[PDB]
RNA sequence: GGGGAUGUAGCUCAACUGAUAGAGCACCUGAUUUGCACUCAGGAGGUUGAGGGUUUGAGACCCUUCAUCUCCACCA
Numbered sequence: 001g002g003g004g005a006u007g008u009a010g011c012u013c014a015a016c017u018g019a020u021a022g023a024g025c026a027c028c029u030g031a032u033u034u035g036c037a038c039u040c041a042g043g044a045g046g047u048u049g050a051g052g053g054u055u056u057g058a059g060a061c062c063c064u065u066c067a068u069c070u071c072c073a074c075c076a
C1' cells in the first nucleotide's frame, strides 16, 4: 500500500440498522462472619472518539478525519 474492523462507565463488552443510553466486574454503604470470602439489598460511573449531514428526532444511517486492533501482497 489494499481490504476488514473497532472507540458506549474506572476496567471489559451488549446493544439496536433509527425512538432505553444498558449488562457484568471493579469502587462505596447496608444485612451477614471467628475471620477471609461467598451470598443478599441499594447506589452511582458516560459529547456512545471528533467533524459534518440524514430524519420530526441520534450514539447508531451515511461521508470524512484522529487513534489503536486485525489482517491481507510485495526482484530498487
Stems, first nucleotide, its partner, number of pairs: 001072002004069004010025004019056001027043005049065005
Other pairs, nucleotide, nucleotide, family: 003070cWW008014tWH008021tWS008046cSS009010cHS009023tHH010045cHS015048tWW016059tWW018055tWS022046tWH026044cWW033035tHS054058tWH054061cWW058060tHS